[PDB]
Keywords: Ribosome, Antibiotic, TRANSLATION. Shown are 1046 nucleotides from a PDB entry: RNA (16S rRNA) from Escherichia coli. Rfam match: Bacterial small subunit ribosomal RNA. Among the 14 different proteins in the entry, which are not shown, are Small ribosomal subunit protein uS5, Small ribosomal subunit protein uS8 and Small ribosomal subunit protein bS21. The organism belongs to Escherichia, within Bacteria. It was solved by electron microscopy to 2.4 angstroms.
Context: bound to proteins that are not shown
RNA sequence: AAAUUGAAGAGUUUGAUCAUGGCUCAGAUUGAACGCUGGCGGCAGGCCUAACACAUGCAAGUCGAACGGUAACAGGAAUGCUGACGAGUGGCGGACGGGUGAGUAAUGUCUGGGAAACUGCCUGAUGGAGGGGGAUAACUACUGGAAACGGUAGCUAAUACCGCAUAACGUCGCAAGACCAAAGAGGGGGCCUCUUGCCAUCGGAUGUGCCCAGAUGGGAUUAGCUAGUAGGUGGGGUAACGGCUCACCUAGGCGACGAUCCCUAGCUGGUCUGAGAGGAUGACCAGCCACACUGGAACUGAGACACGGUCCAGACUCCUACGGGAGGCAGCAGUGGGGAAUAUUGCACAAUGGGCGCAAGCCUGAUGCAGCCAUGCCGCGUGUAUGAAGAAGCCCUUCGGGUUGUAAAGUACUUUCAGCGGGGAGGAAGGGAGUAAAGUUAAUACCUUUGCUCAUUGACGUUACCCGCAGAAGAAGCACCGGCUAACUCCGUGCCAGCAGCCGCGGUAAUACGGAGGGUGCAAGCGUUAAUCGGAAUUACUGGGCGUAAAGCGCACGCAGGCGGUUUGUUAAGUCAGAUGUGAAAUCCCCGGGCUCAACCUGGGAACUGCAUCUGAUACUGGCAAGCUUGAGUCUCGUAGAGGGGGGUAGAAUUCCAGGUGUAGCGGUGAAAUGCGUAGAGAUCUGGAGGAAUACCGGUGGCGAAGGCGGCCCCCUGGACGAAGACUGACGCUCAGGUGCGAAAGCGUGGGGAGCAAACAGGAUUAGAUACCCUGGUAGUCCACGCCGUAAACGAUGUCGACUUGGAGGUUGUGCCGGCGUGGCUUCCGGAGCUAACGCGUUAAGUCGACCGCCUGGGGAGUACGGCCGCAAGGUUAAAACUCAAAUGAAUUGACGGGGGUUGUACACACCGCCCGUCACACCAUGGGAGUGGGUUGCAAAAGAAGUAGGUAGCUUAACCUUCGGGAGGGCGCUUACCACUUUGUGAUUCAUGACUGGGGUGAAGUCGUAACAAGGUAACCGUAGGGGAACCUGCGGUUGGAUCA
Ligand code: KSG
Repeated sequence: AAAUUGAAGAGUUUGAUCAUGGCUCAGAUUGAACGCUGGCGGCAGGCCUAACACAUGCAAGUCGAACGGUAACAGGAAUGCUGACGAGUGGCGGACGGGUGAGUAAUGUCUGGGAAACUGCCUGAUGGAGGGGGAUAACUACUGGAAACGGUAGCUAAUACCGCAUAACGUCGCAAGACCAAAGAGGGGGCCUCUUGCCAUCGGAUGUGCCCAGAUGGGAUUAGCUAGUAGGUGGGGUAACGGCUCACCUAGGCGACGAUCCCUAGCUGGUCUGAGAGGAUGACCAGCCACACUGGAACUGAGACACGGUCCAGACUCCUACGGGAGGCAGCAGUGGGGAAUAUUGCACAAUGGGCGCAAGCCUGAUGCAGCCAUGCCGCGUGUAUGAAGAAGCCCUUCGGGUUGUAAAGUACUUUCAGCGGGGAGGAAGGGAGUAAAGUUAAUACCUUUGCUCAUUGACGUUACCCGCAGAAGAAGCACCGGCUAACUCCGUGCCAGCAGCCGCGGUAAUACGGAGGGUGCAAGCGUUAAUCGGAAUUACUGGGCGUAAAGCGCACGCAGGCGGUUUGUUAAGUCAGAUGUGAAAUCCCCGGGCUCAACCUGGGAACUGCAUCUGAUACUGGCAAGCUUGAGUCUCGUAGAGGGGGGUAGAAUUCCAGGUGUAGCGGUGAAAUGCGUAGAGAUCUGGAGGAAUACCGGUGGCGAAGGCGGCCCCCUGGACGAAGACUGACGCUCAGGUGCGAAAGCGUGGGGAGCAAACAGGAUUAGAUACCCUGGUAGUCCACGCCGUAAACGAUGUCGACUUGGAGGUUGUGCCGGCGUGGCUUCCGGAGCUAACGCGUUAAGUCGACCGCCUGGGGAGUACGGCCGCAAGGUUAAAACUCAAAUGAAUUGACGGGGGUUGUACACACCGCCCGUCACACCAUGGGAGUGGGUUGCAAAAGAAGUAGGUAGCUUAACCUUCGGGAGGGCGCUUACCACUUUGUGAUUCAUGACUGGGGUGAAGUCGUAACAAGGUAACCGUAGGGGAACCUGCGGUUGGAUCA
C1' cells in the first nucleotide's frame, strides 16, 4: 500500500397497438430427497420427522501422603511386616464435559449502562494453628425380608463430629463492650528440618446472582388490563436490592408510542440471497438461555432446586413368594417406530483438554481417530501423439454423395491414480531412572529448581510421502436440441399415444410425442422435486401508484397525532465534529504464510455501518423568552344569492261533488279490447271541496360542506364577497379514532290522500310474454315525530398553501375618467408541461410543500365468519380455500348498427358476431356447522402426597450444663400453613367428528330463453323496494360511462 469493481432481461391478454397487470422462465443457494449413473482422493457434513418408545454395552470417578483395615495379589521375616489393595469411614469431583430445542414473545437474547452481592479450586498479604471430649461405619453376633431393602446388640479409627481456650484491621454496637475458628499427614536426619494440608481476616482473579434503558415475530376480526395489583410504613426473609413475603395505610399502576389476549418462535455471532437498501434464515462452529419420562418439591453443597442424585404424585415398562419392589439414551453406539430422508452396538486415551492424586497413575463414548454414505466443496484420473477419409450406422428414397470422423484400427509413446512390493517423515510435549550444580538445612540427607546422561511412550497405522514393478492396461455418464435457450434430421404415430416451466405441440408428410442418427450442455456426476432470495420498481425507505386500468371516505367539524410565517436572544435535545470506552473468537473482506495445488488451515489488518461517555460547534430543527405582521382572525360600511327553519298566502291545473245546458258516445292503441256512458257519460258553463306542485322569469344563472335548494310575503337564522381603514398577534394547516349532516327507496307511530304509481286485477301482443302497450289500482309519493345511512352520494379528480405563457365569455362587487382598471365566483378553448392514450392545462391531471384516505392480477366477494350499529330491511369493518392465465384501460384498422348525413361498438372465422342467467353436466373445488367425544389451558369450590416453615401435650435422648435427681438442646410422633395430583361446576381453545346447511372457478355441440354489447331494437347503469323459470321486469331518485336531435 490493500481491505471503497456496483445494478442485463425474456415469454404470455390483441386482427394489430401502446399501457396496466398478473402468471411463467433464465441465476444463486441447501443438513436436502428421488431417478439414471458412478473411478480415486482431500476437507467438511450426516434424524430437518416422534421433546416417540427404548433391549445390550459403555458415557464419573479418584485419593492408602486423612482413617481403621486386610477381601485379594505379590514380596520380606519366620505375622498388615512391606509393595499394594476389595468393602467401609473421610476428602474432592459428580453443578464440568456431553445432549436436545420441548417451553420461552420476555423471567430469555442482543447492545449499553448500573449497585445492593456471594464466589470451591488458583493467587497476594497478615496472623493463628493450644487443649480436651463423646461417637460411628466397617467388623463381630443375632434377626426381619421373595427381593429391594433393612432391624437389634456389641466393638473401633480419623483431616469425621462436638465443646473448651485463644480473638481482630472480623461480626453486632453511637460507644463501652459483647461475640465467633482451626487438622493433621508425608520425606529425611546429627526431637530438628523440609514439603503439604487446616483456621481467620482483607485483597486479586474467575464464576455467578441482581437492576435499568433501547432493541427483539404475526394477529386490533384480541381494547381495555391489573388487588400483592401500584406505591408507602413496619416486621420477616435473601449472599444481595426488591411486594421477595406479611400486617397495616394510600388508591394507585399499565394501555392506540398497542396494554391484555391469542397464534407462532429458543436468542445472538452469523448463514443464504441481493448492486445496495432489504428479504429469508438461525443446521454445523462459538457465546447466552431453557429442558432432562410428566407434574411437584426440596436436600446436600462454594455452586443445583441437579441428564446417568433424593423424595412424592402420575402414566408407561419390568420383577414378585402378589405383601411389595425396579426403571427413565434429548451422553456414545444401537434397536423398534415415524418419515422423501440422515451412519458403526468401531479404536485409543498417543495428542489437546477435564476429574482425583505429592506423584506415579487411574478415570474420561470429552476428544483424537477409524467405519458407513457422491451429501457438499476442492483436486485428479479414466490416457498422449500420430494416423485417410475403412467397415458398420445414419441421411441422400437430390443416389453423385454427405456425415459419424483422426473418430476407430494401425503405429509410436506415457504410467498419474487404482493394484503389487520395498522404504518411510510428522503429529512427542513429556514422564521414568540416574547424575551435577545451586537453593534449603545441624546435615553433604530429604525436598525443590536448572542443566546433563541413559532407556523408553502413536489409537490413527499396512500413516503422509518416496522408490520400484507390470501394462493402456482397472475407470463415463446424465440432461437437452419449436421459442424463451446452446443444439436438426429421418422413421414410427395420426389431437391417439404422449409431451409440457410458460407460450404451446399432436387431427398424415410433427426440427415439440416415441425410437434412431447427428448435435448442444454439463461431467463422476447429471437431471427432477422441495425450499429461500433474485429477476419483482409485483408493498416501491433507497424505489410505485389512485380522472377512465385496482385505488380519493358521500360531506363536514374536530380531540390525539403529524407539520408550522418572520426577527432577536438564550438553550444545546435533535444534528455535526473530535476523542475515549466498548462492539468475544470464528465468519466475510484485504495483504501474507502452510498443506505438491485447490478446497482446507492459518499470521496480521480492515471491518463490525452500532451503543455509551466526554469535550466542542450552533446553520438548520426542537425548547424557553421577548418580539414582528405578510398567515389566520375581529370590527366598521355595503352588495348579490332557489342557503336553512317557521308561519302565512296567491294564481293555474287535475280529480271529485252539486247544479244548468245538452245527447250518444267517450276513452284508448300499431290495431284492439278491457273501462266509462241513456240511473244521461264525454263536451260546455256556474259553484263548492280537497290535495300536491309552483308555467313564464330561467340562463352551462345563483346559493350551499356535500346531499341539495325555485310562486309571493313576513318572521327567525347561516355563510360568501368588496371598499377603505382600524384592531389581535402565528391564535395556523391537516386530521386515525370521534361527532354530526347525508338523494331516493325502506321501516315505526299517527295524520293526509288530488295527481302519479311498485305490488296487484283485467285487456292485449306473442312461440311463450310472469314484460314492454292499454284500463284500472294498493303501498308509497305529502305532513309530524322517530329510525335507516345507502346511490354513477360523480368532476368517477381528498383538504390546505405557493408558483407557472394566453384567448373568448358569463356572473357579482368596486375604483377612476361609454372608456380605463382592480377583486370574488364561474363556462369554454388552448400554450408550456404532464399523460398509456384520451385528455388536463392558473378552477391542472403542470411545478412543489403539509397532512389524511386508499390500491397491489381476474373471478370467488364487498361474500363468509366475528364484532359494532339497526325494529326490520340491512349497513359497516372484512378474509380464505379454490379456480383461471388472464381480467383490464386508451387508442388503431376493419366489419357491423332496427345510428346520422361521420358516429356508437363488449364484434375481429368480424352480427350467421358476442355474451347473460336458471336448471343440468364434465374437470377440479369446498365453506359454515350445532352437538359429540379427545387433549390442553383459564376460572370457582373441594382436595391435600412429599417437602419446607410454624406449633407441640405424648414418646425418646452420646457430646453441653448439673447440686448427679435432672436441666438445656435434639430426634420421633402428632398437628397447622403453603402446595402437585385429583374431584366437581364452568369458560376458552384447537384435533377429530358432525344434526344439517351453503355452494365456487373454468369448459369447443346440454337445455330454456335473448338480458347486455349498435339507439342491441323498452338507452344503459347505480342505490332501494316489490314481483317473476331464468337471464331479469316494474316503481322512486341519481349518473352519462347516451345514440339521435333534420
Ligand atoms: C329483441 O330481440 C331481437 C330479436 O327479435 C331479433 O331481432 C334478433 O335476435 C335481435 O338480435 C334481438 O335483439 O327485440 C325484440 C323486438 C324483443 C326482444 C328483444 N329485446 N321482442 C319482444 N319483446 C317481443 O315481444 O317479441
Entry title: Structure of E. coli 30S-IF1-IF3-mRNA-Kasugamycin complex.